[PDB]
Molecule: Lysine riboswitch aptamer
C1' cells in the first nucleotide's frame, strides 16, 4: 500500500416517526326533500350486468359532518439518514362485478440521490398550505486534480467526482 470486514465519527434551516390545543376542510360531502330536466340512462378511463316499482342530472329549501394532510413547539430514532423509482401482495376508490389509473400500507430490490435551499415545469391534496418528482442556479460538506501564500500541516483562489464516498480505530488477507 492493495483488497476483505468490524468498531467509532463528521456535513447543517441534516432526515424520519411520534405528541399536540386549535385552524383549515365547509356552509362541503351527506340526510330529509321542491321545481325542471335527460328516456334507457350509475364512477375517475373502459368491459359486463341488476333495479325501471329503478338510477343519473341543473338550480333551489331544511340542516350539517368527518378523514386523510397542517399545527406553538417537544419527545424519540438517527447521518442512505431519509426519498423516491420499480417488482410482488393487501385494502380503499360506482348500485354490483373485472381490467387501468389514482391513494394508503407491508415486503424487495445500491436502478436514482451527498445535503438544505431558490426558480421554472409537472403530480398528490379541498388548498395558499403540506408533501414528491425532474431540470437549471448558485450555496455547503467532502476528497481529488492544478495553483498562491504561510511552512509542520494550516489559509484561500480555479476544475472536478460521488456518500459503494469521507475522515478515524483496528482485524484478517495478498
Ligand atoms: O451533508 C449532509 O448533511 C448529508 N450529506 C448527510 C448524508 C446522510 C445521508 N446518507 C448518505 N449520503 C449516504
Nucleotide at each position: 500500500g492493495g483488497c476483505c470486514g468490524a468498531c467509532g465519527g463528521a456535513g447543517g434551516c441534516g432526515c424520519g416517526c411520534c405528541c399536540g390545543a386549535g385552524a383549515u376542510g365547509a356552509g362541503u360531502a351527506g340526510g330529509c326533500u321542491g321545481u325542471c330536466c335527460c328516456a334507457u340512462c350509475a364512477g375517475g378511463g373502459g368491459a359486463g350486468g341488476a333495479a325501471u316499482c329503478g338510477g343519473g342530472g341543473a338550480c333551489g329549501g331544511c340542516u350539517g359532518a368527518a378523514a386523510g394532510g397542517c399545527g406553538a413547539g417537544g419527545g424519540c430514532g438517527c447521518c442512505g439518514a431519509a426519498g423516491g423509482g420499480u417488482g410482488c401482495a393487501g385494502a380503499g376508490u360506482u348500485c354490483c362485478u373485472c381490467c387501468c389509473g389514482c391513494u394508503c400500507u407491508g415486503c424487495a430490490u445500491g436502478c436514482c440521490u451527498g445535503g438544505g435551499g431558490g426558480u421554472a415545469u409537472g403530480g398528490g391534496g379541498a388548498a395558499u398550505a403540506c408533501c414528491c418528482a425532474u431540470a437549471c442556479c448558485a450555496c455547503u460538506g467532502u476528497c481529488a486534480c492544478g495553483g498562491a501564500g504561510g511552512u509542520c500541516u494550516c489559509u484561500c483562489c480555479g476544475u472536478g467526482g460521488a456518500g459503494a464516498g469521507c475522515c478515524g480505530u483496528c482485524g484478517g488477507u495478498c